Notes: Shown are 921 nucleotides from a PDB entry: RNA (28S ribosomal RNA, nucleotides 1 to 784; 5.8S ribosomal RNA, nucleotides 1 to 123; 2S ribosomal RNA, nucleotides 1 to 30) from Drosophila melanogaster. The sample was in a buffer at pH 7.5.
[PDB]
Context: one part of a larger RNA, bound to proteins that are not shown
RNA sequence: UUAUAUACAACCUCAACUCAUAUGGGACUACCCCCUGAAUUUAAGCAUAUUAAUUAGGGGAGGAAAAGAAACUAACAAGGAUUUUCUUAGUAGCGGCGAGCGAAAAGAAAACAGUUCAGCACUAAGUCACUUUGUCUAUAUGGCAAAUGUGAGAUGCAGUGUAUGGAGCGUCAAUAUUCUAGUAUGAGAAAUUAACGAUUUAAGUCCUUCUUAAAUGAGGCCAUUUACCCAUAGAGGGUGCCAGGCCCGUAUAACGUUAAUGAUUACUAGAUGAUGUUUCCAAAGAGUCGUGUUGCUUGAUAGUGCAGCACUAAGUGGGUGGUAAACUCCAUCUAAAACUAAAUAUAACCAUGAGACCGAUAGUAAACAAGUACCGUGAGGGAAAGUUGAAAAGAACUCUGAAUAGAGAGUUAAACAGUACGUGAAACUGCUUAGAGGUUAAGCCCGAUGAACCUGAAUAUCCGUUAUGGAAAAUUCAUCAUUAAAAUUGUAAUAUUUAAAUAAUAUUAUGAGAAUAGUGUGCAUUUUUUCCAUAUAAGGACAUUGUAAUCUAUUAGCAUAUACCAAAUUUAUCAUAAAAUAUAACUUAUAGUUUA
RNA sequence: UGCAUUUUAACACAGAAUAAAUGUUAUUAAUUUGAUAAAGUGCUGAUAGAUUUAUAUGAUUACAGUGCGUUAAUUUUUCGGAAUUAUAUAAUGGCAUAAUUAUCAUUGAUUUUUGUGUUUAUUAUAUGCACUUGUAUGAUUAACAAUGCGAAAGAUUCAGGAUACCUUCGGG
RNA sequence: AACUCUAAGCGGUGGAUCACUCGGCUCAUGGGUCGAUGAAGAACGCAGCAAACUGUGCGUCAUCGUGUGAACUGCAGGACACAUGAACAUCGACAUUUUGAACGCAUAUCGCAGUCCAUGCUG
RNA sequence: UGCUUGGACUACAUAUGGUUGAGGGUUGUA
Numbered sequence: 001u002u003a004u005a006u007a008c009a010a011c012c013u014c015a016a017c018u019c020a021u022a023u024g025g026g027a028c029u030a031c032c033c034c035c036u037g038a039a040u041u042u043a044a045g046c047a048u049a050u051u052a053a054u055u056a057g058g059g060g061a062g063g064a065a066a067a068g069a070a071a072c073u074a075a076c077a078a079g080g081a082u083u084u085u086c087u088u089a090g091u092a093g094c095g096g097c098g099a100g101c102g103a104a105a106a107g108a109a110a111a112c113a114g115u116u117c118a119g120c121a122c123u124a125a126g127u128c129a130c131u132u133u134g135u136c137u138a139u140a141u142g143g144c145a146a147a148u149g150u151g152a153g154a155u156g157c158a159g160u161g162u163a164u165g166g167a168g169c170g171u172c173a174a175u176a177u178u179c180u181a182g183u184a185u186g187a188g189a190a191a192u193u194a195a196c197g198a199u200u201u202a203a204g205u206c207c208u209u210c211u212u213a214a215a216u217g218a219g220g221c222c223a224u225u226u227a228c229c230c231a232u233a234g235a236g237g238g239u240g241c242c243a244g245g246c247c248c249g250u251a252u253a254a255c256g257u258u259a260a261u262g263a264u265u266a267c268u269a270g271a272u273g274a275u276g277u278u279u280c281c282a283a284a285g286a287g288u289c290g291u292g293u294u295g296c297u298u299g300a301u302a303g304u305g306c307a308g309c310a311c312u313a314a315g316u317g318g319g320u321g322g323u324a325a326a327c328u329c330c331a332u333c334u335a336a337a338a339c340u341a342a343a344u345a346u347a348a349c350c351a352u353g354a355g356a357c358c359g360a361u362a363g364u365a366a367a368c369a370a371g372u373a374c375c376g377u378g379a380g381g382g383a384a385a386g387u388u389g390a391a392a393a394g395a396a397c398u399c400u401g402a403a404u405a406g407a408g409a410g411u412u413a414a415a416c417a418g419u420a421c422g423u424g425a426a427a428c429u430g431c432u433u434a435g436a437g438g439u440u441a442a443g444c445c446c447g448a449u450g451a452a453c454c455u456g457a458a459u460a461u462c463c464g465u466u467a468u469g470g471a472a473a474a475u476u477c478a479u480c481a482u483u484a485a486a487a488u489u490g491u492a493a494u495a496u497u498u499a500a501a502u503a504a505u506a507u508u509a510u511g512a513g514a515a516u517a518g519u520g521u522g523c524a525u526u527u528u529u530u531c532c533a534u535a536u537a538a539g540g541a542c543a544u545u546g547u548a549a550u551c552u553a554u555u556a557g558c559a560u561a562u563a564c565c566a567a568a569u570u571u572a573u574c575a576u577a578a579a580a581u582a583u584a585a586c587u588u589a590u591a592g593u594u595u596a
Numbered sequence: 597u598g599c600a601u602u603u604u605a606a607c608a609c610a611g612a613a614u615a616a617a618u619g620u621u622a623u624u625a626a627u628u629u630g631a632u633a634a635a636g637u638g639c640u641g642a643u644a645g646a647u648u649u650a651u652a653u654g655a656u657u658a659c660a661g662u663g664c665g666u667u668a669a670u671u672u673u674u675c676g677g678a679a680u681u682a683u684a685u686a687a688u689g690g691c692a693u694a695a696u697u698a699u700c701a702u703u704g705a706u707u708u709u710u711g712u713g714u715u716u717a718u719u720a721u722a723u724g725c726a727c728u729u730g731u732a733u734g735a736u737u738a739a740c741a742a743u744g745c746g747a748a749a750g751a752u753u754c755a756g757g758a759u760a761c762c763u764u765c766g767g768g
Numbered sequence: 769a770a771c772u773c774u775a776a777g778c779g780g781u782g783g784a785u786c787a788c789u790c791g792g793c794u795c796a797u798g799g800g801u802c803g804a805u806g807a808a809g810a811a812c813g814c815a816g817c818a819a820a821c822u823g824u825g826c827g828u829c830a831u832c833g834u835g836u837g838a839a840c841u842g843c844a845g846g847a848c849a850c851a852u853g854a855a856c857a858u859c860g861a862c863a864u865u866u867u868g869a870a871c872g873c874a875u876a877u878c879g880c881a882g883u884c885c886a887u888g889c890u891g
Numbered sequence: 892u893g894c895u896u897g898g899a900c901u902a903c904a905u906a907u908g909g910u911u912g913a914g915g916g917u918u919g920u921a
Stems, first nucleotide, its partner, number of pairs: 008919002011916001012914006019908006026802001031062001032060004042049001046096001072079002083110004093101002114339003117285001126157001127152004131147006166281001178271007192260006200253001204221001205243001206220003228245002230234001236248003290311007317334005349799007357792002374381002386788002394421001397408004422786001428780010444768005450762001453757005469532005480520003484516001491509003495505003542744006549737001550646004556640003560635001562633002572624001582614002595598001658731001667682003671678002684721007694710002698706002809867003812825001814823001816843002833858004872880002881901006888894001
Other pairs, nucleotide, nucleotide, family: 001007tWH001921cHS002004cWS007920cWW010917cWW025804tHH025902cWW026807tSS029031cHS030063cWW030346cSS031345cSS036056tWS038054tWH039052tHH041050cWW043098cSS048098tWW049099tWS053297tWS062064cSS063345tWS063346tSS064344tWH067082cSS068081cSS068341tHS069113cWS069114tHS069340tWH070080tHS071289cWS071318tWS074076cWS074331cWS075321tWS081341cWH082342tWW087106tWS088105tWS089104tHH090091cHS090102tHS091103tWH092102tHS095098tHS095099tHS111342cSS112341cWS113340tWS113341tWS118162tWH118284cWS119161tHS119283cSS122159tWS125153tWS125156tHS147148cHS148149cHS163285tWH167280cWW168279cWW169278cWW170277cWW171275cWW171277cWW172274tWW185264cWW186187cHS186261tWH191261cWW199254cWW201202cWH202230cSS202233tWS203244tWS209217cWW210215tWH211214tHS211241tHS214240tSS215217tHS233250cWS235249tHS239243tWH262263cHS285336tHS286314tHH287288cHS288313tWH289312tHS297304cWW298300tHS299322cWH300301cWS314317cSS348800cWW358362cSS359367tWS359789tHS360367tWS360386tHS360789tWH362367tWH363791tSS363792tSS366370tSS369820tSS370384tHH371372cHS371382tWS372383tWH373382tHS376378tHS376379tHS388392tWH389391tHS389393tHS389414tWS390413tHH392415tWW393411cSS393417tWW394418tSS395409tWS395418tWS396409tHS401403tHS410418tWW411415tWH412414tHS423785cWW424783tSS424784tHS425783tHS426782tHS447758cHH449763cWW451761cWW458745tHS460539cWS461537cWS464466tWS468534cWW474523tHS475477tHS475478cWS476518tHS478527cWS483517cWS485515cWW488512cWW489511cWW490510cWW494506cWH522523cWS548738cWW554642cWW555641cWW559637cWW561634cWW565631cWW566628tWS566630cWW568624tHS573623cWW573624cWW574621cWW576577cWS579580tHS581615tHS583612cWW584611cWH586608tHS587606cWH588606tWW589602cWW589603cWW591592cHS591601cWW594598tWH594599cWW595597tWH606607cWS616617tHS647648cWS651654tWS653654cWS661728cWW662727cWW663725tWH670679cWW673674cWS673675tHS691714cWW692713cWS693711cWW696708cWW697707cWW700705tHS723724cHS799801tHS803869tWS804871cWH806868tWS806869tHS806870tWS806871tWW807870tHH808868tWS813824cWW813828tSS822829cWW827862tWS831861tWS832859cHS837853tSS837854tHS838853tHS839846cWW839854tSS846849tWS874877tHS890891cWS890892cWW
C1' cells in the first nucleotide's frame, strides 16, 4: 500500500537483551553546600519574643567548599566581581518597644583575574562520537592519517560574537620570511635551586679522691693572657650517678637520590595592532519579573528573603534609590542562562615541631593484651590495673615436713630490693617495754607533782684593762733622719660636655700632712711591739640564794600636838534646898527552930 | 510554937537621924568627857615589783650635800667638839593708825588697791676654787656574803623545761 | 604476764607520700590520598612450641624488589642460605579467605540453581 | 552420554551505540 486482502518502505513514540562499551550506590567527620527544625532556658509567672533561623534528623562534595565579575552603591569632587580581618557598631533599625536583639555602604587591610552562552545578513554543516586500517611510542578512557565505514546533527553542530554589549563598511596610521602556546630535545662533562636520604662527623674516656656497687660527680692538666682539648657543634637522648669531648646525634657541610628548571633544534596548531575618528546592519533568557493573598523568615520597619496558590507583563522596556500612592524628572544598573584561581576555614586524615599543660583518684574513658574485661534482649553502659635491681646475680646446697614453706646458707652496695619486688604514711592492731586502774564513759584545760629525759650558765679586783721585776723579737717601723713608689685631700692649668662664668670628666703639674716598702746616733741608746709571778679592799667576774638599804604601787599598827561645838550630866563647888532610897534605934511575921 | 535566935533575899521608897533626892542655884578644871578636821605629824612592822644594749646615730645634765676657809663676843659637854649673837638687800606676817574700794548688817563687822612709820616675828638672795664610793641615775636597783671551778676527750653544781607521755592531786 | 588506758620500739595490714614517665592534653606548621579495579567494617583461619594484642590470608605473625650489612632470642632447631646476603626497615612486584555498598536466589541455611569451559571415571 | 572436581559468568538503575522488534502513531511508491 492498509475490502486491515501479497509486500514495500521511511520516519516518529516505545520495547527488549548474560549485546559492545562504559557510569552510579557505600565510608569518614573537623571544616563545606542543600535541606528539616525543636524544647530545656531567659522574660523573675506566661502564650509573641528569647533560646535559634541552633542541638537532633535527612541528603551532597572538595582539599578546601560556597561565592564571584553588578538588575551593586551612593547622592559624591563620586566609587566598581567575590571572600577574610579591622572599623562602622551594640549603630540604624527591630521588640509583650518588654526581655532582649541587630546588619550594611563608605573608610583601612589580605588577595587580586577574568570571562562564556542563548538570541542577529555565520553567509556552502564550515562540527562531533564511534568503528576499522595504516602508524606513532604510555604499558596511552592517548597521537596522526586512511574507510570519510556506521551513527549523532537542519527540532541547529562548529567558528565569529555577548548585556561590561556587537558585526560589517569606510578612513587614517603602524604591517612580510615573525610571534604566542604546546609536546619532543638537552644548554650545563652539577648548570643552578629546592625538598629528601641512620651514607659521612670536631675534641679526654687524660692523671688522683669518694663510690673503693658503679663516675657522667670532686681535684688536676706548659704558656698563649692562667679553655686540658674542640666549638658555625655547650640542643636533646643514651650509657651502672649530673657527660661538649664514651655513643647517637647536634653545627657547618660533603656525597647520594629525586624533581624543577628549557639555550637551541624539530613538529603540530593559531595568529599577524591601534584608532582623533566615522556611514550601515543589530539577536539581548516568560507561567519568568511583577501584583494580590497566604506561610516561614529577616535588622528590614505600609514586605528583608523564600515558597505555595491566584493573577500574569513590557520593550525609550524592566529592577533599585530603607515610608505607601499618583504625576514630571534625575541618577543608577541590565534580572528570569553559565564558568572562574588567590587571601579564608579545618576537634578528621598523612607527616611534623612545640609548651609558664597533667604527672597514674591527675591527664583521654584508655600510660598496661582499652573501647578491653564485664553488664544489658537491645539501643547502649563500660572499668580497674605503671615502678625488683646497675646486672637475674631470680636464692645452688643441707636439715625438717605429705607439702607451698620454715630454718641455715648463698647472690647483692642493699633483700626493710625475693614478685603487698622503688619509697612505704594514716586508720587499725599482734608482741615487747614502762607506770597506773570503783572515782565527767573517756578525752580535755589550768596550775603543780614523782619518775625519766633534756636545756642553759664565772674569762680577773677595792675605795684601778697595778707599780715594780723578767722574757722575747722587727732590723720600712724603733723617735728621727733618708730614699723609692702608690693613691687621697686641697690649689693651678689645659682639652671635653653645658656655648660665659658654674659644675663634672679625663690629662697634666703643685703644695702640706699621712701611709707602703727599703737602709743606717741605735738595732733593745733609756724606747717599740709581745708575754709572766709580784699591792690596794679580794678569788671579786658569773649564775643561784640569803642579807641590808633605796624607789613605785600597797597592807596593817601605834600615838606628838593644834583647832572647832554644845554640853554648867563626868568631877569637885555654894545656896533655904525636898525626894522617884541606902546607913545607925525596931513592932509583927512563916521559921528546920529555943526553952517555956 | 510566943519569945530566944535567925530570915531580911517577911523587914512597913514605916518611927528618929543622916544620905543633891531629880535637875532645880552656881562657876569651872583631866584645854570642857566624845565626834569631825588639819599638820612628811612622826614612828613601826610588812608585801609585790625595779624598763633600763648611758649613742649597734647626741653631752651623766643641772640640783643639792660633804672636805682647807679672815673674825670677835656669848655659852656649852669639856674630844677631833657643838650651839648662839653680831653683815646688807628684798619681802612676808603679827601690831598701831591714817587713807581707799565695796558689801551680810550696821553699837559695828567683813573686804580691794595703798601708804608710812610703830613695831615685833619669819623666809629668800649675797656659798667661789679643787676634790669625793651622798638625787633625777634624767621607767634608777644596786651592794655585802655563802654555794658552785664552764675537765685535753668526757663529770659536777644551780636554775629551768605538759618534749610525746606516764604518776599524783585540786579547780575548770 | 586477766582486761583496760597511754606512749614509744618491733612486726603486721594498707598502699598515701615523694621521685620517675615510649601516655595524655593544648598550640602551631607542612601536605591532600577511600570505594563496584569490591571501601570502611565483620567473621573465621594462619606461628616448631601462642591464648591475648600486633601482623596477616590457604603464598596465611608473612610478602617481590630495594636499602642497610650480622643477627633473631623465652627455648630449641638450624644460619655450609655475608663469601652471591641474616635481621630490620622500606615497599613500586605478586597476592589478598568468607563476607560487607555486596551484585545468580536466599541466608537464625555454609541451602538451591542456571549457562558455560575444562578435566577425572563409560565408549 | 555419565557423576565428580576446578574455572568464567548470571544483581539493579543509567548513557551512547549495536541488534532484534512493537504500534489501524503520523506518511509514502505502487
Among the 76 different proteins in the entry, which are not shown, are 40S ribosomal protein S6, 60S ribosomal protein L19 and 60S ribosomal protein L32. Keywords: Specialised ribosome, Drosophila melanogaster, Ovary, RIBOSOME. The structure was determined by electron microscopy at 3 angstrom resolution and released in 2021. It holds a match to the Rfam family "Eukaryotic large subunit ribosomal RNA". A reference for the family is Yusupov et al. (2001), "Crystal structure of the ribosome at 5.5 A resolution", Science. The family is grouped with related families in Rfam's "LSU clan". Its family is annotated with ribosome and structural constituent of ribosome in the Gene Ontology.